The depositors describe the entry as "Crystal Structure of the Homo sapiens Mitochondrial Ribosomal Decoding Site (A1555G mutant, Br-derivative)". Shown are 45 nucleotides from a PDB entry: RNA (A site of human mitochondrial ribosome, chain three; A site of human mitochondrial ribosome, chain two). The work is reported in "The bacterial and mitochondrial ribosomal A-site molecular switches possess different conformational substates" (Kondo and Westhof, Nucleic Acids Res., 2008). Keywords: ribosome, decoding site, RNA.
[PDB]
RNA sequence: UUGCGUCACCUCGAGCAAGUCGC
RNA sequence: UGCGUCACCUCGAGCAAGUCGC
Numbered sequence: 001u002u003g004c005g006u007c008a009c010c011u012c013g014a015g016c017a018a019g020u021c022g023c
Numbered sequence: 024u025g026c027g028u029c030a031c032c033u034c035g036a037g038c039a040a041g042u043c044g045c
Base pairs, nucleotide, nucleotide: 003045004044005043007041010037011036012035013034014033015032019029021027022026023025
């Protein structure tokens, strides 16, 4: 190197939401 | 349950390059 773990950023899904504002 | 939006926040999962630890 790789491996495992982890963090930051971002991505997807879920909660809030039987809501809210629109079409 | 006709279709979409919803700053900041919460949870799950992912994550090219990269951080830190072992």